[PDB]
Context: one part of a larger RNA
RNA sequence: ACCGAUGAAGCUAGUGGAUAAGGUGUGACAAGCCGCCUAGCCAUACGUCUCUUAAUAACUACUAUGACGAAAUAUACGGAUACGUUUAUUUUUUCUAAUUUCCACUUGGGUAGUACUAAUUGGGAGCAACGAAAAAAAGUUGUGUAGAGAGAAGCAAGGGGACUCAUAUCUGAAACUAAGACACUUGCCGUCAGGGAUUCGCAAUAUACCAUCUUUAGUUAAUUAAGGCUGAUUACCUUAGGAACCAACGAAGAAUAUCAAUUAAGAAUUCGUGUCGUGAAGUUGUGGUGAUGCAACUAUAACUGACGAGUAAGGUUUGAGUAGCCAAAAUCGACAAUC
RNA sequence: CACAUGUUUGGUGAAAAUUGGAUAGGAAAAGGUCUAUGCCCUGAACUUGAAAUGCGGACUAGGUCAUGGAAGUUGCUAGCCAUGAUGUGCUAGUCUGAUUCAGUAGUCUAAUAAGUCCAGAUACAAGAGUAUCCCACGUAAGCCAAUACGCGUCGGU
Numbered sequence: 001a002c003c004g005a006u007g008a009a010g011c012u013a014g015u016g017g018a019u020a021a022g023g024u025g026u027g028a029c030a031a032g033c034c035g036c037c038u039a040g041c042c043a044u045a046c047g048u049c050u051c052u053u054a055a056u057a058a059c060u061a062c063u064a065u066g067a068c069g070a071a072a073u074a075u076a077c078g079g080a081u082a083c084g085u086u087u088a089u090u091u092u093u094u095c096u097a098a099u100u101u102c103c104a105c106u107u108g109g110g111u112a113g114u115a116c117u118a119a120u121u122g123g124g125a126g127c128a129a130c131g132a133a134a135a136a137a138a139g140u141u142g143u144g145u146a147g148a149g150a151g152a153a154g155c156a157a158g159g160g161g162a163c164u165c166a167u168a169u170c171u172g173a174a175a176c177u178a179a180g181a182c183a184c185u186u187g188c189c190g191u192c193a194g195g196g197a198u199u200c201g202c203a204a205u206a207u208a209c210c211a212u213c214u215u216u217a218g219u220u221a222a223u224u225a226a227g228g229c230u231g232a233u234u235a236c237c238u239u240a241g242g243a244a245c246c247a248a249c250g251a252a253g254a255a256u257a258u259c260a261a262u263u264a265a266g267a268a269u270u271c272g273u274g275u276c277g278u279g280a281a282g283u284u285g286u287g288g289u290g291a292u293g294c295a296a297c298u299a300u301a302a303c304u305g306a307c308g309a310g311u312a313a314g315g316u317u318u319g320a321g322u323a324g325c326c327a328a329a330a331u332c333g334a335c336a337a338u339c
Numbered sequence: 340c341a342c343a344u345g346u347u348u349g350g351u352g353a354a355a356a357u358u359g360g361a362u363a364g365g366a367a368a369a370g371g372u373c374u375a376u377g378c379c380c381u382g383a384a385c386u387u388g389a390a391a392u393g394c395g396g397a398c399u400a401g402g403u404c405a406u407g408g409a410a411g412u413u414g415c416u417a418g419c420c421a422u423g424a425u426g427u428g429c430u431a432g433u434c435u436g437a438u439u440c441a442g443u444a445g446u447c448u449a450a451u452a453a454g455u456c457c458a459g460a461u462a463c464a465a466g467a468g469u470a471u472c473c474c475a476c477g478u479a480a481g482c483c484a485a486u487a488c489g490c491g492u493c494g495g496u
Stems, first nucleotide, its partner, number of pairs: 001496007010041005022034003042158001046154001048152004059147004066095002069092006076085003099125001101124004106119004126143005159474003162469004167462006175455003179448004183316001184314005189308006195271006212254005218246001223241006273336005282297006318356001324351004340428003359379002361376004380442005394436008403424006476489004
Other pairs, nucleotide, nucleotide, family: 008015tWH011113cSS015018cHS016475tSS019035cWS021035tHS021037tWS025031tHS026028tHS043156tWH045155cWW047153cWW052056tWW053055tHS054060cSS055147tWS058100tHS063097tWH065096cWW075086cWW077264cSS079082tHS081203tWH085265tWS093243tHS097144tHS098142tSS100148tWW103464cSS105120cWW111113tHS115158cSS123465tSS124465tSS131138tHS132137tHH133136tHH134190cSS134309tSS135309tHS155157tHS156158tWS172173cHS173457tHS174456tWW178443tWS178449tWS179444tHH179453tSS189309tHS195302tWS201263tWS201265tHS203214cSS204253tSS205254tSS205255cWH206211cWS218221cWS218242tHS221248tWS222242cWW229235tWW233235cHS241244cWS242245tWS247249tHS272305cWH277329tWS278299tWH279301tHS280298tWH280330cHS281330tWS288291tHS308309cHS317357cWW319355tHS320354tHH321322cHS321352tWS322353tWW323352tHS328329cHS328333cSS343403cHS358450tWW365370tWH377393cWH377436cSS385438cWW389437cSS390437tHS391437tWH392437tWW402425cWW409418cWW410417tHH411416tWH412415tWH425426cHS443449tWH449452cSS480485tHS
């Protein structure tokens, strides 16, 4: 290469798309109805329970990476005193690897056979840094190494296609728009330098006795974590701790007529649309013992300058300094903006 | 000259429209891609031009408006003297107007194009559901069956 057959939806064995095997009906039968069905097999699959184990599968040891706290050595400012706070160097206890992530070929270990389990190589996702700045993504680099024991009773849950949904790339009618790019302005939203306002920079404020409040670690004191004990320890015994938890019990104090003024080095939250006027009850000078005069100035009279991370709109020229509005102000006032 | 007609100073400041800018015309069209101008601004080749026609443009006076001034004649206005405008037209009296083709926003390039809304195709796997889809191995035959091609198993030649 040529000729025959045979194809049950987790795997194995029957009948071949059947008034078959059988099932439902009935106390048991008839009859009637159903027949993609009938028997066996269950796991290193899925959860529950028992003894061991560092852990017996979201766990246990590791590592480098990084974090909040504490004690010393100096610095600068405060508190009625013990003491507090800001900035630099050293050491420290505790915590800490960003999916134990899925899919397709390759070869393996199991099973008469399936689901199962190993890695190689491709790939989908998801998350952590840089990108990065005052917003956003495209993109780049990563997501580490070793272990996870034996049993009891349960359990079928383990095949394809079509659809409908979201996600991604292309191709075009009827309708609505003088269409796209560049630059230029206006609004919204923001950055930098200053000024105003406000909150933190921390002891206690007791007593006739008895009581109450502030500060103080590692005591044969208490608190937390491991183990012993017993039928169970909550009681009792042993070992660790002071980053975290702990001031019961001991020790040192509870000072200071009152009102008023008062914010130290340091930090943290809020305050601003454009063109023209008015100007104090405010601030500076000179007066007047003192009620109160004479000048100046000021909307910082609380917000003032220089500016674009990013987004939305607009013939940006002429109409035109034309139409309209207003001609006064401790509500400070007029027109145009924002809302 | 016929008509109309109260006079003025400041601050702030839109819009519809505009295809180079104005004035007109378009039976059932109205405009970037329609028409006309002794009209105006900007580019160019030749006249380096024109011109009649036919009709414009201004300026100066007729008068109207008010404004004052002096009045004068009883007095008063009227009138009268200049002053500054005239919104509409008309008189009378000086000057002057004529190659052609083009102009899209600040800038470019379109207006058979481009954008928005609307729809259709597709798509191993590593997104969700089918109670409310079907399968006796798949694709065809409206469906299904006969029937033909593919896929595994058991054999012979």
An RNA structure with a sequence from Ligilactobacillus salivarius DSM 20555 = ATCC 11741, in which 496 nucleotides are resolved.
Released in 2025, the model rests on electron microscopy data to a resolution of 3.25 A.
Rfam match: ROOL RNA. It is annotated as a small RNA. From the family's description: Firmicutes, Fusobacteria (1 example), Tenericutes (1 example).
The entry is indexed under CryoEM, RNA.
Wang et al. published it in Science in 2025: "Cryo-EM reveals mechanisms of natural RNA multivalency".
Entry title: Lactobacillus salivarius ROOL RNA hexamer.
The reconstruction used 270,213 particles.